[PDB]
Context: bound to proteins that are not shown
RNA sequence: GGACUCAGUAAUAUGCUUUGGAAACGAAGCUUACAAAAUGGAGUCC
Repeated sequence: GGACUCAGUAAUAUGCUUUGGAAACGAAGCUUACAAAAUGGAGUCC
C1' cells in the first nucleotide's frame, strides 16, 4: 500500500409497545445523544 474479522435491543423504516372497545375507532409512550471500536479500538491475510 491492498483485502478482510471482531460490537447480537434502529431487536419493529409513520412503524412499535402497553392500553380501551364487539367493532368502528381511541389512549399513552417509544429525547435530555456513546458500542471500553477516541490513552490516535482490538486482530487476520497478501